Context: one part of a larger RNA, bound to proteins that are not shown
Parts: sequence; C1' cells; structure tokens
RNA sequence: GGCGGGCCUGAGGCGGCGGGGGCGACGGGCGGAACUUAAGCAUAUCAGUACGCCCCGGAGGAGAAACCAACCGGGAUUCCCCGCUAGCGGCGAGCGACGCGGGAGGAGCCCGCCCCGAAGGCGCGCUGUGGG
RNA sequence: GCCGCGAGGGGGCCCGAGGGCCCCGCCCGAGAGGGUGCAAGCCCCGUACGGC
RNA sequence: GAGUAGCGCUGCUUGAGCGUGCAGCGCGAAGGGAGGCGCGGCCCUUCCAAGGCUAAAUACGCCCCGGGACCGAUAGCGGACCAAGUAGCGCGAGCGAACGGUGAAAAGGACGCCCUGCGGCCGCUCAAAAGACCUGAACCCGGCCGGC
RNA sequence: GCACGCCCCGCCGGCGGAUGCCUCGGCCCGGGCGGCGACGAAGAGCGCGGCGGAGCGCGAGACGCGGUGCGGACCCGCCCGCCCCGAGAAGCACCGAUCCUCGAACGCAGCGCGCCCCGGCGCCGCCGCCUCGGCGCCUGCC
Repeated sequence: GGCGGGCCUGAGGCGGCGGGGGCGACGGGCGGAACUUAAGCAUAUCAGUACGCCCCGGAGGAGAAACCAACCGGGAUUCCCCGCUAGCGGCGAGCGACGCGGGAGGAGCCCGCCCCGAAGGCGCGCUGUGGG
Repeated sequence: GCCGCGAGGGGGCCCGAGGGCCCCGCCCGAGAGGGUGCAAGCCCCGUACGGC
Repeated sequence: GAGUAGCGCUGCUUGAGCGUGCAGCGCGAAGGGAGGCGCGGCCCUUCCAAGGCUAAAUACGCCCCGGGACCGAUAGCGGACCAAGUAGCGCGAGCGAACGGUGAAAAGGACGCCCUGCGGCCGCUCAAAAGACCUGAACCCGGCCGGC
Repeated sequence: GCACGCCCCGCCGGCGGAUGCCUCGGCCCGGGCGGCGACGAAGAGCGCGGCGGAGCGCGAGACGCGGUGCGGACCCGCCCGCCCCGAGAAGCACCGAUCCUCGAACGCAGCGCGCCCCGGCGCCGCCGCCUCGGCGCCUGCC
C1' cells in the first nucleotide's frame, strides 16, 4: 500500500403509510398600527384592537398547586353572579385585576429518577424494551 | 329516527264566483295554520290523538 | 426534572407599584419557591418549578330547523323578479346596478268593414279590460270648456 | 282685438309610477350540527338536453347510469314514452359506480415535450428493506 468483517456516521433506490390545500364564525400562537382621547402634543390612550402571518378541533385553550391565604381557613381547570375596588397614570385624560362568598360542572393521573434487565411493541432494542 | 291514519254541513237568498247574508245542525285529545272563484273547525291538505 | 431557577444589564409587557409576565446577553445554584415595598438576619405558615396527559360545565359562522309587538319593494341582505355578486365599469387589486304584482280561468282579443299595406273602425272574451297589464297620485301636457 | 299665456267653470285624454293593498324574500332570535381533501378538496375552465340561450344539474356511462325500498299516473311547448294487480309517469329516500381539462395539483411545461415498459415516471417525512461510501472506531489478512 491493498483485501474482507463488526461498530458508527452518511448516500442512492424500493415498499407500506403519513403530510400538503379549503372554510368572512368560535379557538390557540405570533408580528402589529394609526385615526382617536388627552379640548394642543411627545408618556399615556385608542389597543395587549384593526390588519398581516402560522396552526388545530368540534370545540379549542386551560387544568390536578414550586396555589391562595392569614381563618374556629381552604384546596386542579373552565364558565356565570358579585365586589369594581386595591392599585396604575404628564397621579392628567384615562385605566384596572384578584382572594373571599353564591352557583354551573366536577375525575383523576403518568413519565424521568430509582428497582429488575430483553421476560418487551423482539430486521428493533442494553446509549434500555417491557414490568414495578 | 322513520312510518302512519286522521273528525264533522245542509237548506234558501244572492253573486262572475261564497269562503257572504238568513235559518238550523254537527265534530272538537282536532277552533295551529295553508289552499280553494269573496271572510271555511265541518270542500281539500293538515292539526290533536299514535305505532314500530 | 440544570445552561435550569435565580441574579446583573438592557428591551417589550402588566393594575402589579425598587418590577406583572416574558426575552436577549453575561453569569450560573442546591435543598429550593411563595406569603401584593426593596436589603441583611431569624422564625412561622404554606407549596415543590425548570417533563407530560385529561371529560364536564363554556364559545360559535356556513348549513339545517323552528319562532318573532321585525321590514314590506327608495324599505328588508348589495341581491323577493327562473340566470345577484348578475348586467355593466376598471390594465389590475377591486367596484357594482336596475327590474315584484293581467285575470277566478289565457278564456291573451269573435266577426264584419275599410285598408297597397301599416293599421284603423265596429265590437268581442271577461264581473271588468284588468289588453301587457292591480290601484293609477303629484309635477307636466293636449282637446273641449268657462274666466282674466 | 286675435292668438298666446295663465287662471281653472266643469268634462275628457296623455305622461309618470306615488299611494294603497298584498308577498315562495330579507333581517333578528333561539335550537341542531360541526360532517372537506393525494381514495384528488374548495375553486375554475370546457363540454353535456330530440328540438337548448342563461341558470341549475351532470361529466365522453354528461340536463345522467345502475341497485334496494317507498310511491302510483303522468311527463310546463311540440313531441314520444308510459298506461294493463305491476307492466310502472311524476316524485321520495339510501347505496353502488362513472367522473374530461386546470387547481394542494404530482414525468416536465401549459397546451407543447420526454423517459420507459405496458407497470409506470412529483416532493418531504416515518418505519422496514435492498444496494455501498468513508486516511471515522477497530479487526483480521497481506
């Protein structure tokens, strides 16, 4: 310097399956105004709106406390009634929740970790499948 | 969910035509309605009453 | 349950006020988080973030179904008319109308006359022409008919 | 003067579409539903009826075809076709298909052009599989 094999990283094909695009509402994620109000106008407000983009479902999102409270306490989430005040703001114009309480409706759980190790959903997988 | 029956009115006048007017009944678990030549519970469809 | 929580600096955001939730960057825990005024100590109450699932009550257009102290053809959808997002307009994105109703029944006009013909007339069908249409106003106009 | 122009003593006629009355339409409010697509959606273009413009509805099986169950005499014109205890007009439901061109739009363009066996021929993923690359970690061999 070649010559095969295992591992690992890739390359081309083939098979099965899956994605894509549509819907003037509701829903989630973002990017995001200005007219306007402040009797002007910069913060503020409009507005965490219009509109642009992305993404589902019949609902979606949320959801079983690193929660609220301060009690002779409660106890996931969502929704309604309520206080609309506490606060925020050229403390100006404006803005602004929540815990209580009363209801609707109610339902709980898992993985990692750790233990066993292929008993597994076994062409895979011990860089961990399955059971706890 | 689909299917399904479904009550009971005549006479006169008059009118282009009663569904009008006058008399007098009938059916109402049905007088919700729609149609029909004029305003219809009884002319028709239906309506209330069901079944599998 | 780690480049995580937090913290420093910045930017957005919230009613959250020495920071409500986020985020870039730098730094980076081990018992840790919270208790609506920061910072250091000490308690007490109360929870366990940095992984995941989950029904119900809730929202809602198209479309279907019912209902209304709704509107009644210049109203109500832009659009009730057998063809409305049509006819038409714009290079395009886009814009965007108007038009309901004869009668009970088409029975949608018999026949005669005069027309070169167009069409006139007479009347017919009908309850009625209601004759391309229900009612037929006002403006405006023509005939006749008074008047200034 | 007359005519005109007004005024209107009435009568009659145009012109227009007001007013009434209506009304298979809106609009609001409740329910219900929540059901699209590579098994080709939505949308678009072309075509399709005996006589066929628009609309609808269909797709070269075209104004439809087949099946099953109702239904039970018509089918707007002219037709011709049915008619009859099933023979089967209108209509109704549900199912099986057919379904041209474009379009997520799929051999490549948009109307033209291939490769290839007759099957076809788009992309990106996932999971297998087949082929095989590496002076990656090695191991023999030489």